Description: Solved structure of RNA (Antitoxin RNA) from Escherichia coli, 36 nucleotides shown.
Context: bound to proteins that are not shown
RNA sequence: AUUUAGGUGAUUUGCUACCUUUAAGUGCAGCUAGAA
Numbered sequence: 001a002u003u004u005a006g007g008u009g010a011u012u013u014g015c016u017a018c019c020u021u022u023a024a025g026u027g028c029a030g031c032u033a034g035a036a
Stems, first nucleotide, its partner, number of pairs: 005020004013029003
Other pairs, nucleotide, nucleotide, family: 007024tWS008024cHS009012tHS009025cWS016026cWW019023cSS025026cHS032033cWH
C1' cells in the first nucleotide's frame, strides 16, 4: 500500500443521523401536490 461492514422507515434515490443482531430511520436535498 492493502481498492465502500451489515442494518434501523407497513414506503426510502443520494448524503447524513441512528444501531452494533446486546438495536436503531433523524436531518437536508430531490421528486411528489395525492384527499378523508

Primary citation: Manikandan et al., Nucleic Acids Res. (2022), "Identification, functional characterization, assembly and structure of ToxIN type III toxin-antitoxin complex from E. coli". Protein in the same entry: Type III toxin-antitoxin system ToxN/AbiQ family toxin. It was solved by X-ray diffraction to 2.1 A. It comes from the structure "Crystal structure of E. coli ToxIN type III toxin-antitoxin complex". Crystallisation conditions: 0.1M disodium succinate pH 5.5, 0.02M MgCl2, 0.0015M spermidine, 2.4M ammonium sulfate.